[PDB]
Context: bound to proteins that are not shown
DNA sequence: GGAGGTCAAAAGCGCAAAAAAGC
DNA sequence: GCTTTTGACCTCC
RNA backbone atom coordinates (compact mmCIF):
# COMPACT_ATOMS: atom_id res chain seq x y z
P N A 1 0.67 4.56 2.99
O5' N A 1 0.67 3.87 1.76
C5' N A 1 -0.55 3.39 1.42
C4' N A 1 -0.61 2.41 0.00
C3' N A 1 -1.94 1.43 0.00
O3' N A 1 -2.44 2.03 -1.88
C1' N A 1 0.00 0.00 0.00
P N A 2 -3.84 1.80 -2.05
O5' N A 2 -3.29 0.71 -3.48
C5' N A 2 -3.77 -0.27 -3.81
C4' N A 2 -3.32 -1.53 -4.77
C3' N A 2 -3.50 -2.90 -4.89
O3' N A 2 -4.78 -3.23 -5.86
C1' N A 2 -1.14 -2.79 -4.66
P N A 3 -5.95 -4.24 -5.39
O5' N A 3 -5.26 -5.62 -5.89
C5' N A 3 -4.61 -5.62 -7.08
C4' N A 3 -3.70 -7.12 -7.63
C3' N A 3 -4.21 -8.15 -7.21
O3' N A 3 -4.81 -8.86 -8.21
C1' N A 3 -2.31 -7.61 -5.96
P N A 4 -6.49 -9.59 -7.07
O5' N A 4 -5.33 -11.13 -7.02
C5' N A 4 -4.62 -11.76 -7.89
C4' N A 4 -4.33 -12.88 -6.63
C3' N A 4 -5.01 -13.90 -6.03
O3' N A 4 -6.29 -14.86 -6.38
C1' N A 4 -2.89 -13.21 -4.89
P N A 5 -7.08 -15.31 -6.58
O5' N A 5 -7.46 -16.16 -4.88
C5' N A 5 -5.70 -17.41 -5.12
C4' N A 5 -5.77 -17.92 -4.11
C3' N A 5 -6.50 -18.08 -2.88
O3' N A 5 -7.26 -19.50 -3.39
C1' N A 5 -5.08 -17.29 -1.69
P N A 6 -9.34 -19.27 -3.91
O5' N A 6 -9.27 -20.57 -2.75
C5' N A 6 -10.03 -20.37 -1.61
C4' N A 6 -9.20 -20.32 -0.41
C3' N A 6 -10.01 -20.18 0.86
O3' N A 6 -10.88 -21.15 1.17
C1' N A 6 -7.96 -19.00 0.93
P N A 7 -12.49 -21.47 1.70
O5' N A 7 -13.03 -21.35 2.83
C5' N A 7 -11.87 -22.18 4.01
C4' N A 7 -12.13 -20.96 5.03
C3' N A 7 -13.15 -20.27 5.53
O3' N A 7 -14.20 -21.41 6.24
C1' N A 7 -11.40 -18.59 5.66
P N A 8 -15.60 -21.11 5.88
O5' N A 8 -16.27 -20.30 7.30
C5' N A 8 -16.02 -20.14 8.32
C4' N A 8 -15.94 -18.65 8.70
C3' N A 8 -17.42 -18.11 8.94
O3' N A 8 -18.35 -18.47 9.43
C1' N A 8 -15.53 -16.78 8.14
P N A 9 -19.58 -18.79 8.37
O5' N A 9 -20.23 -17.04 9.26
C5' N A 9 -20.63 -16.45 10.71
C4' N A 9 -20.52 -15.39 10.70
C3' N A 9 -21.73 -14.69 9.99
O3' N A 9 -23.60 -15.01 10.49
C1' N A 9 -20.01 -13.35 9.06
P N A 10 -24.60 -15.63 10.01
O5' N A 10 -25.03 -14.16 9.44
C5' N A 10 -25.32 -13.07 10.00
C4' N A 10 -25.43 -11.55 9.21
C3' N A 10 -26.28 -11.59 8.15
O3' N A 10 -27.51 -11.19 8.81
C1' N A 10 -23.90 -10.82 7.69
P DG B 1 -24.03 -16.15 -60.14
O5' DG B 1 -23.98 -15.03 -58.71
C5' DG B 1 -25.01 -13.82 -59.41
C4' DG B 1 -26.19 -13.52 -58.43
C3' DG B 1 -25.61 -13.36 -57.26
O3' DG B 1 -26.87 -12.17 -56.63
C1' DG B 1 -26.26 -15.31 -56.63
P DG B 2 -26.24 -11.27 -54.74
O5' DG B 2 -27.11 -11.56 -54.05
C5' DG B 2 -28.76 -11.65 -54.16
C4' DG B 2 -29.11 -12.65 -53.02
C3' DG B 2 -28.40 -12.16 -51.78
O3' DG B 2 -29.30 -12.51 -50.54
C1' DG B 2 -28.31 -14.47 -51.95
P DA B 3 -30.47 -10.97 -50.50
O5' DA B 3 -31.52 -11.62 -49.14
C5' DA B 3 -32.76 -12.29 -49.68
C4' DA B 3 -32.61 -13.96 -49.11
C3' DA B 3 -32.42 -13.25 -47.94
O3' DA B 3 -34.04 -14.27 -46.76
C1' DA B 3 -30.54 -14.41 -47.59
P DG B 4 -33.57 -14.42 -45.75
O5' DG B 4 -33.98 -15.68 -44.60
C5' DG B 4 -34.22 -16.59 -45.18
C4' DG B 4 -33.02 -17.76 -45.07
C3' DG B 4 -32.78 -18.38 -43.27
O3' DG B 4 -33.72 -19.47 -43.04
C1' DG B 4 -31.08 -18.31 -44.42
P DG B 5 -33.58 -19.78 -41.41
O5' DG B 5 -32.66 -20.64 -41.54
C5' DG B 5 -32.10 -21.88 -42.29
C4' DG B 5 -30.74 -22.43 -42.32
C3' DG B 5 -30.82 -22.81 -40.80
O3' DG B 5 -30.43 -24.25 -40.34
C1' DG B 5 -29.00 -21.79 -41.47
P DT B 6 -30.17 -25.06 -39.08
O5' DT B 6 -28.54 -25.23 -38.99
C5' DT B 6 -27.86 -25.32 -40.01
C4' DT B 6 -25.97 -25.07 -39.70
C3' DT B 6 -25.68 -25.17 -38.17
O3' DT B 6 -24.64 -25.97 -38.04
C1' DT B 6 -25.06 -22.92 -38.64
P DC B 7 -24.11 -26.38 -36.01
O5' DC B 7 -22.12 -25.64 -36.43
C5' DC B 7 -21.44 -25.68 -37.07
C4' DC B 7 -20.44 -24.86 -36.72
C3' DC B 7 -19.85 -24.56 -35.54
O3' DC B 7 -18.41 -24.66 -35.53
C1' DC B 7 -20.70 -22.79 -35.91
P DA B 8 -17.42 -24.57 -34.06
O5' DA B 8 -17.50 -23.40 -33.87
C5' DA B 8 -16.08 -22.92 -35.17
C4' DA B 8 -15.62 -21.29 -34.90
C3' DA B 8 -15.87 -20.93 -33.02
O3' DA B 8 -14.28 -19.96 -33.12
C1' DA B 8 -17.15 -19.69 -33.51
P DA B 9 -12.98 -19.79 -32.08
O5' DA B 9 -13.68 -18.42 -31.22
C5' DA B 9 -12.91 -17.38 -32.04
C4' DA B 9 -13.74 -16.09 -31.39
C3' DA B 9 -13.10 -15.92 -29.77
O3' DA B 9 -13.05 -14.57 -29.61
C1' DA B 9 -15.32 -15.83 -30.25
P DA B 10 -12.30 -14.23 -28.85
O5' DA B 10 -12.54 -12.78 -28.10
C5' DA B 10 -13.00 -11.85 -28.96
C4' DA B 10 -14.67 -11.04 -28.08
C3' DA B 10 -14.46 -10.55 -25.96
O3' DA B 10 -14.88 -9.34 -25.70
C1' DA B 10 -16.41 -12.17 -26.78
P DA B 11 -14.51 -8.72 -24.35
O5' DA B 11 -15.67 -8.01 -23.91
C5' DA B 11 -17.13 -8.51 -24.90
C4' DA B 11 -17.92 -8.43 -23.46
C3' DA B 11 -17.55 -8.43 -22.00
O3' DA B 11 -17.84 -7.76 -21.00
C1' DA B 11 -18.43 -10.23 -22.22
P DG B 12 -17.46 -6.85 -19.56
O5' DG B 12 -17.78 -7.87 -18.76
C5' DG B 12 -18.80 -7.22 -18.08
C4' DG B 12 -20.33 -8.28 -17.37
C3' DG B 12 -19.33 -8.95 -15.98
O3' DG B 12 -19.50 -8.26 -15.02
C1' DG B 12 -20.67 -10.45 -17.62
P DC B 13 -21.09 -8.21 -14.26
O5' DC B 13 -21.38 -9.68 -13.39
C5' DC B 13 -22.62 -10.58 -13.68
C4' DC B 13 -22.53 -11.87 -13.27
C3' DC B 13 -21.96 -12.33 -12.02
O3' DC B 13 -22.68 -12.04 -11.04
C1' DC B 13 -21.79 -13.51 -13.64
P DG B 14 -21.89 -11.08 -9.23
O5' DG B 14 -22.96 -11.45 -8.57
C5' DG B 14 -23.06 -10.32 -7.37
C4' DG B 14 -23.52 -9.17 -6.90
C3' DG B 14 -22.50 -8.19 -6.38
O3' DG B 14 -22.53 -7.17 -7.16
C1' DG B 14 -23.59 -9.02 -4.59
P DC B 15 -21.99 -5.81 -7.42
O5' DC B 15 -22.22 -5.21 -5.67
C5' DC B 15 -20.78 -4.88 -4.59
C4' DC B 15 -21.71 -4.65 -2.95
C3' DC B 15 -20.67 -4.43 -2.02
O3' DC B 15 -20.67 -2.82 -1.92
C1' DC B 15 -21.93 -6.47 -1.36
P DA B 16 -19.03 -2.45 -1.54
O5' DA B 16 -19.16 -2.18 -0.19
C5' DA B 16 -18.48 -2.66 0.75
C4' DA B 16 -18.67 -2.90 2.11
C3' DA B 16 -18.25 -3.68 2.89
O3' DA B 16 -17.76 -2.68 3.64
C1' DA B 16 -20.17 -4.92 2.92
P DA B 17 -15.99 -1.89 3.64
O5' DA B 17 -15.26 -2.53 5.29
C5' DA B 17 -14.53 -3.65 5.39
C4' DA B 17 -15.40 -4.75 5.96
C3' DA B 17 -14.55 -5.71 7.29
O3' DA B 17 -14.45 -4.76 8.29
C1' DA B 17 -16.47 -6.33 6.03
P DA B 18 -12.96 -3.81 8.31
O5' DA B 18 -12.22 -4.75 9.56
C5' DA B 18 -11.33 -5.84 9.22
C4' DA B 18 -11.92 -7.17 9.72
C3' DA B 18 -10.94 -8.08 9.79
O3' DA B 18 -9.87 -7.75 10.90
C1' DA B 18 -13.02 -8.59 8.94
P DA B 19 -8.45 -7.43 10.63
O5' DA B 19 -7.62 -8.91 10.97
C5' DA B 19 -8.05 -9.70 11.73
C4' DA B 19 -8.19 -11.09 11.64
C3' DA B 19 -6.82 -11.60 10.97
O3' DA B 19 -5.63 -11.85 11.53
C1' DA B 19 -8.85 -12.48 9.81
P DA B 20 -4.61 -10.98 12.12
O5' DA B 20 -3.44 -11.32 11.64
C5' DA B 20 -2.64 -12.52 10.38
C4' DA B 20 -3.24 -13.73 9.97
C3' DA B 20 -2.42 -14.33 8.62
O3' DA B 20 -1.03 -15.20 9.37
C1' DA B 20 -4.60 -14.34 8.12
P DA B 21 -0.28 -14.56 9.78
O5' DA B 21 0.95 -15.69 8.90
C5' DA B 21 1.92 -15.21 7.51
C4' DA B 21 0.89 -15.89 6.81
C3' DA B 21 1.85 -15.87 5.08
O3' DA B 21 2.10 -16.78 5.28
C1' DA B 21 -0.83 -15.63 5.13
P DG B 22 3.68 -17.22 4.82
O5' DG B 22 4.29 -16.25 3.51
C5' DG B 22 3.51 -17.99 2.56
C4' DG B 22 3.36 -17.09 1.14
C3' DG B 22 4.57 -15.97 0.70
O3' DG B 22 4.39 -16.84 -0.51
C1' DG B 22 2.15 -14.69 0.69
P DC B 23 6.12 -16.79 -0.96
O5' DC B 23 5.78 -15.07 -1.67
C5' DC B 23 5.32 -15.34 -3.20
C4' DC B 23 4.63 -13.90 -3.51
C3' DC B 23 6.61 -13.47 -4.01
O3' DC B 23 6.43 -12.78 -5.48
C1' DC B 23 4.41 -12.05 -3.53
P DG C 1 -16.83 -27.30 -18.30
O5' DG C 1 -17.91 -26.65 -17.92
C5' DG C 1 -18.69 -27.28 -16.54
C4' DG C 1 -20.13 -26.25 -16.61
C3' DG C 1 -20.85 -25.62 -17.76
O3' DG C 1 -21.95 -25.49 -17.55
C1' DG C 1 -19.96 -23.71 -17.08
P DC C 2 -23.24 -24.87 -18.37
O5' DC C 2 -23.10 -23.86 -18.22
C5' DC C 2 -23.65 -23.00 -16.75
C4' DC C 2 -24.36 -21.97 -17.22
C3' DC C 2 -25.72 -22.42 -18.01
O3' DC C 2 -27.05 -22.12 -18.20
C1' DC C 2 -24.45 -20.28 -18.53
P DT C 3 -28.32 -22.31 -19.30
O5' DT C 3 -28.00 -20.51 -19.96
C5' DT C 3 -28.08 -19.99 -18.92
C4' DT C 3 -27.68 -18.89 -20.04
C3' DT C 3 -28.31 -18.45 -21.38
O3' DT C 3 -29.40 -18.06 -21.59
C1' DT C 3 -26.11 -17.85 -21.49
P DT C 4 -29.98 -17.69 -23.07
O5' DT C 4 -29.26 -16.53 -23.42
C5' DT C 4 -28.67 -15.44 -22.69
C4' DT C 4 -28.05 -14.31 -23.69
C3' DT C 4 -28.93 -13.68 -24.71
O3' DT C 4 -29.18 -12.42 -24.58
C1' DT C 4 -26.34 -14.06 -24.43
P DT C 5 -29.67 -11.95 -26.23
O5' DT C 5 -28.30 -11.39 -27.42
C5' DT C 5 -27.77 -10.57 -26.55
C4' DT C 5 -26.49 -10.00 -27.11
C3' DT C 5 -26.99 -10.38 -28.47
O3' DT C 5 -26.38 -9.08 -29.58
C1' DT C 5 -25.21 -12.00 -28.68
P DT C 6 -26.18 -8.70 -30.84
O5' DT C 6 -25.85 -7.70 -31.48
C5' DT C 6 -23.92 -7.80 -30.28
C4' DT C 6 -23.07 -8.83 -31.65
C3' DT C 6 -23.26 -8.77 -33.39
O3' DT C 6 -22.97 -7.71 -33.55
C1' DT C 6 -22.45 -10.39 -32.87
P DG C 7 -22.41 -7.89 -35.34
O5' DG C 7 -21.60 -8.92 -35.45
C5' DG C 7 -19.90 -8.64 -35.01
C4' DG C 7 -19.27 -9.88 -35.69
C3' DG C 7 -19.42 -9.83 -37.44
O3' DG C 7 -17.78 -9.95 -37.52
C1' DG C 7 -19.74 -11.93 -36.26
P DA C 8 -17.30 -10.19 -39.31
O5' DA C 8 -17.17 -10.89 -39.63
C5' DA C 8 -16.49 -12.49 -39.20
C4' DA C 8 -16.59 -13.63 -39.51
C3' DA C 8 -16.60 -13.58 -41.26
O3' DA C 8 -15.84 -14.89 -41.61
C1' DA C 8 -18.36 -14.66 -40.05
P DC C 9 -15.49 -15.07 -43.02
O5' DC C 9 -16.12 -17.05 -43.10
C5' DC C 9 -15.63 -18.13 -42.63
C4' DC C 9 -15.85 -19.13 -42.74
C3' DC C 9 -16.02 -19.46 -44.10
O3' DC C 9 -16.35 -20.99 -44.18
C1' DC C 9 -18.53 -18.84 -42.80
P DC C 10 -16.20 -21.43 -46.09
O5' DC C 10 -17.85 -22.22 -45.53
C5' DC C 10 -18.21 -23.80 -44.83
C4' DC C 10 -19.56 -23.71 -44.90
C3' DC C 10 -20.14 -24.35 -46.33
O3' DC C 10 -20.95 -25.61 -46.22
C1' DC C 10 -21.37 -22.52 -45.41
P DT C 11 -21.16 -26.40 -47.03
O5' DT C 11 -22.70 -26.83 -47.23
C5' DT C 11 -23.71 -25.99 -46.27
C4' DT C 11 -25.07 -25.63 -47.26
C3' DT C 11 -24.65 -25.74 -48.55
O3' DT C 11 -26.22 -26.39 -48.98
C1' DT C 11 -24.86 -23.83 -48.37
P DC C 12 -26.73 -27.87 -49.27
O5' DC C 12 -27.58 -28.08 -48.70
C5' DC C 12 -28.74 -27.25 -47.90
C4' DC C 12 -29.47 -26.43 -48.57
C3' DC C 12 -30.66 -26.44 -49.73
O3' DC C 12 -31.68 -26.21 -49.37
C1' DC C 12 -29.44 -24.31 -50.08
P DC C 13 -33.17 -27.15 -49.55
O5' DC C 13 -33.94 -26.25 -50.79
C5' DC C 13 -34.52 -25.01 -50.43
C4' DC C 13 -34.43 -23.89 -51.40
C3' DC C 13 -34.93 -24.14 -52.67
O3' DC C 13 -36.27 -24.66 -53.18
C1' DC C 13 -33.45 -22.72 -52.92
RNA sequence: GGCUUUUUUG